[PDB]
RNA sequence: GGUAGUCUACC
RNA sequence: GGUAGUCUACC
Numbered sequence: 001g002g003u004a005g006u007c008u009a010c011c
Numbered sequence: 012g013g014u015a016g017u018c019u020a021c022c
Stems, first nucleotide, its partner, number of pairs: 001022005007016005
């Protein structure tokens, strides 16, 4: 650096 | 439900 997951804020 | 941000684990 890529992916998956979760959280927080917003339409 | 959509987006942005952050975190955690992994190739």